Context: one part of a larger RNA, bound to proteins that are not shown
RNA sequence: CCCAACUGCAGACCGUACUCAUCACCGCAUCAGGUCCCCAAGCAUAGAAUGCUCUGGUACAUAGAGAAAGGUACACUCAGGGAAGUCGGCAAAAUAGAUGCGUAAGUUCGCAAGAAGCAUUGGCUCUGAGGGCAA
RNA sequence: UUGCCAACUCAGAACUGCUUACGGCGGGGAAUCCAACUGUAUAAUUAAAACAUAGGUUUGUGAUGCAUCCAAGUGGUGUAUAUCGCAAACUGAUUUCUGCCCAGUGCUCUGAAUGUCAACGUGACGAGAUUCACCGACGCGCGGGUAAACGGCGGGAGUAACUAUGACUCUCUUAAGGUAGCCAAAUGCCUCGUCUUCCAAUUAGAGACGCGCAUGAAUGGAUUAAUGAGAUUCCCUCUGUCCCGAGUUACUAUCUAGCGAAAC
RNA sequence: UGGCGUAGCAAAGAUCUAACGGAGAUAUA
RNA sequence: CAACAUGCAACGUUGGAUACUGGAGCGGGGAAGGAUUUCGUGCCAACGGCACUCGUACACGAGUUGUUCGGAAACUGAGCACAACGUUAUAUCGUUUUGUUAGGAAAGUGAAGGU
RNA sequence: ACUGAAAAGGGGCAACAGAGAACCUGGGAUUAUAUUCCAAAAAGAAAUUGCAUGUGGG
Numbered sequence: 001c002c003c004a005a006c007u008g009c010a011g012a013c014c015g016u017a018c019u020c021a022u023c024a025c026c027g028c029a030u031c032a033g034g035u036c037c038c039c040a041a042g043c044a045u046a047g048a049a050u051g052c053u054c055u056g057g058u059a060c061a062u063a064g065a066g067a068a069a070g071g072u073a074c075a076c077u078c079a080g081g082g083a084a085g086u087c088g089g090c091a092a093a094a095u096a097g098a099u100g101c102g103u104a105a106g107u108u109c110g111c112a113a114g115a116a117g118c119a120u121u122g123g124c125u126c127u128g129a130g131g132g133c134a135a
Numbered sequence: 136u137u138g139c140c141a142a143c144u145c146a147g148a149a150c151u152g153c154u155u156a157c158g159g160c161g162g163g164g165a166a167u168c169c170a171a172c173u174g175u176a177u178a179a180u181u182a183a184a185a186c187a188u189a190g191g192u193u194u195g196u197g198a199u200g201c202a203u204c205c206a207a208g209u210g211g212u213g214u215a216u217a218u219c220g221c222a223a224a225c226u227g228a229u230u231u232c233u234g235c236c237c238a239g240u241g242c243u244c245u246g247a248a249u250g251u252c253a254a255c256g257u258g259a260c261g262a263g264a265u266u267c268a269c270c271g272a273c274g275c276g277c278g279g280g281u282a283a284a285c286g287g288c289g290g291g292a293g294u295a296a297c298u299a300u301g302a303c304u305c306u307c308u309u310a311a312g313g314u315a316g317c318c319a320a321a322u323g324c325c326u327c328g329u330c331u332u333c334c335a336a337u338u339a340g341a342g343a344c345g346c347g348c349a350u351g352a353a354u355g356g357a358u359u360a361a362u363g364a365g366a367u368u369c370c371c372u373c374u375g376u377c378c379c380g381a382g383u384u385a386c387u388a389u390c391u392a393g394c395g396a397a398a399c
Numbered sequence: 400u401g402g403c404g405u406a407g408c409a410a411a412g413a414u415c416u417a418a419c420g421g422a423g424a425u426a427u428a
Numbered sequence: 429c430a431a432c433a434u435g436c437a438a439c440g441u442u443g444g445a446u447a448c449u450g451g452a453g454c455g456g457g458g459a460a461g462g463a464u465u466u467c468g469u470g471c472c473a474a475c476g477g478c479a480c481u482c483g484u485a486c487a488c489g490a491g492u493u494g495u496u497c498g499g500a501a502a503c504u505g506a507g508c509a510c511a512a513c514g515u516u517a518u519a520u521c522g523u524u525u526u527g528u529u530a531g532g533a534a535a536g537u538g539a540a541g542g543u
Numbered sequence: 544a545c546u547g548a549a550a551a552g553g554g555g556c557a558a559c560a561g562a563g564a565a566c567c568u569g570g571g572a573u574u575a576u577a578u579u580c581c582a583a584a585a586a587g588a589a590a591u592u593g594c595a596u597g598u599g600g601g
Stems, first nucleotide, its partner, number of pairs: 001601003008594003013499003018462002025034002036458004041053004056449004062392003070387004075383004080378002084376001089373001097121005106111001108228001122151002125148006132139004162371007169363002174186002190226007201213002204210001230357003234288003239285002241281004250275002256269004289307005316350001317347001328344005393408002399401001414445007466490001468488001470486001475483002495590001503561001507556002510553001512523003537549001541545001567587002569581002
Other pairs, nucleotide, nucleotide, family: 004598cWW005597cWW007595cWW007596cWW011591cWW016494tWH017463tHS017465cWH018024tWS020459tHS020460tHS021035tWH021460tWW022410tWW023484tWS027031tWS030476cWS036560tWS045047tHS045049tHS049158cWS053450tHS054451tWH055450tHS055453tWW061411tWS069388tHS074410tWS076383cWW079375cWH079379cWW082373tHS082374tHS082376tHS083089tHS083090cWH083091cWW083374tWH085376cSS086088tHS093373cSS095161tHS096160cWS102116tHS103115tHS104113tHH105112tHS106360cSS107110tWS108110cHS108359cHS124149cWW131140cWH169184cSS172188tHS177182tWH189227tHS191283tWS197217tSS200214tWW203211cWS206519tWW207515cSS207521tWS226353cSS228359tHS229358cWW232352tWS233353cWH236310cSS237284tWH245246tHS252273tHS254271tHS255270cWW260265cWW282285cHS287311tSS294303cWW295300tWH301303tWS308312tWS309311tHS313314cHS313351tWS314352tWH315351tHS316356tSS319326cWH323325tWS333339tWW334336tHS352355cSS359360cHS375379cWS386409cSS395404tWS395406tHS396405tWH397403tHH398402tHS404405cHS413446tWS421423tHS421481cWS423437tWS424426tHH426435cWW427434tWS464466tHS464491tWS464492tWW471485cWW472483tWH474485tWS490575tWS491492cWH494578cSS495565tWS496589cWW499559cHS504558tWH506557tHS510524tHS511524tHS511529tWS511534tWS515519tWH519521tHS538547tWS538548tHS539547tHS541546cWS542543cWS558561tWH566578tWS566588cWW568587cWW570581cWW572577tHS573575tHS
C1' cells in the first nucleotide's frame, strides 16, 4: 500500500396534515357545466351494454296536506279508419336477440347484404357426440 | 385392452305448457340531385353540396440557387436537405375524355432590340452661377413563345317531287365562332315549357324533347359501384299526425310551514 | 319604495319508528 | 266545571325497519389547484337561499416524525439564453446541439519518468 | 511536488408520469401522522454509502 470476510461509529437537506370534488379546484356561490392517474366483486348476458345484489358509502338535494284548469315528462294506453294531418311522416308507432334456409338490379368483382323474405325458440325427463391420466 | 376422473358445449327424441309476457336490440324497398370514400369544419343560430384527401397537371430551381424571415450582423427558415428533392399554384378517387382562340390583360424569351428614359461621365460659349451638346441601363416600344395562365368561343336570307323542316347555296363578320358531351339539372327569364309515366285529381317526382334569357370540357365535361346525422319523390309496414278526441300516472300550478327575489 | 309575503325554492327515487339528548314542552283561568 | 275539539312544526345521536348508489360507485388513494378545510373540546350571534342541538361556521387547544418513500446532491429531451462575438441612436436584438459558444490563447487535469 | 504524454469544441438550466433509486411486514403505535413511529427479546428481519481499528491473505 492493496485485497478479502466481519466488526465499530455515522448516515445531513425539503415535502409528508386534509382535499381532489352533485361542497374543499375553475366557473362572482356549497352552481345539474368542466377537470389527468391507479385499484374494480356476485348473478342474468356475447358484455366494463343494461337490470338487481354482499363489502364500502349514503338517506344530503326545502318540506307537509293534496283529484281544478293549463303545463313538463330520462310516462302509458285507445274502438273504426291509417298520412286524409302537415311546408314536409315532425313526433310517436314500428322493426329487433340467436340459429337454419333464402337473397335482386347494379358493380371498380371488393361488395350490394342483416338486401328482400320464410321458419325455429319455453319447461321437463332422457339419448348421442366432442377428452385427460395411469398401468 | 382395462381402471379411475375433471370442465363445458352442441345435436336428437318423448312428454308437457304459452295470457306470445323483464332489460337490451336494425323498419325495409323503387329512383333522381350532389360530394368518390374515412376525416376536418363556423366554441354560443349554418355540419353541408363547403375544406382536406389520394389521383392529375403546371411553374421556379444545381447551392455565390429558388421560395423567404428580417431594423441590423460572417444574422434566420424550407435545408439533419440535394431534381424519385425543396418551393409556389390550380384541379379533386376510379372509368372515359379534356376540342377551337395568343387578338386583349398577364408571364416570358432574343441578337438581327440602333426609338425613348435618370444620375454620373465628357466637351464648349461666358467673368461666372447658369446654360447647351453628346454619352447613357433594366423598363417601355418593336419581335417572338405560352391557355391544366386570367379568360373567350357570331349573325341575316333563300332552297327538297302536299305541308312542315333545310342536308344544300348566298351574305355580314371574328383572336376563335361552343367541338365531344349534358339539361326547364343546385344553371331555363318566358314557365305551372310540351310529350309519356306516376295519382280519383300532380305549380311536385321520374323518362324524354332542345334555336340552351345565361349548359360545356383541370374556371374541368360526362358517367360513377360503395359511402352520407346532405337535398327530393313514390311504395309496403306502422301508427292519436289526423277524422276527434277520451282515460290514467309522476312532478308542478293549486292551499299550507319556513324562506323570499327581479322585470317594470 | 310599489310590484310582494308575490315568482318561486319541482333533475339525481325516501324515508319510518322507539328510547335518550336539548331552552326548543305533554307550555291552558 | 276529564282526555281530542286550546303549544304547532322542526333538530341530533343510538337501536330497529325500508331504500338507493351497484366496482366506469354519494368506495379507497394521488397530480394540478386550494392551504388548516384535517383533529378534540365548547358553541348558535351571523353563515350553510327551508331547518338545525349538526358543519368544511365560530371560538380555544393540538396535529404533518424517513440512511431506503418523492425531489435535490447527479441523467439527458423538445427546448431556454449566461458568457463570447456581432448588431443597434439604445440591448430590453440576434447567433448560441446537424458534435455543441467565441477570429477562437476559455483544458489548473497529469501517463511515464525525476522526487 | 519538478518534468509533460494524453485529452478539440466555455458555464448552466429544462422530466414530482422519460432515465435513475439501498426496506419490508407485524402492532395494543394515535382524538388526529406513518413502508416516517416501536430501544435490548428494539415486534423484529434486511439492504446500502463513507471512514476506521482488529484478525486472515498479498

Primary citation: Zhang et al., Nat Commun (2016), "Structures and stabilization of kinetoplastid-specific split rRNAs revealed by comparing leishmanial and human ribosomes". Shown are 601 nucleotides from a PDB entry: RNA (LSU-beta, nucleotides 1 to 542; LSU-alpha, nucleotides 1535 to 1782) from Leishmania donovani. Rfam match: Eukaryotic large subunit ribosomal RNA. Its Rfam clan is "LSU clan". Method: cryo-electron microscopy, resolution 2.9 A. The entry became public in 2017. Keywords: ribosome, Leishmania donovani. The entry has 71 different proteins, among them eS27, uL13 and eL30. It comes from the structure "CryoEM structure of the Leishmania donovani 80S ribosome at 2.9 Angstrom resolution".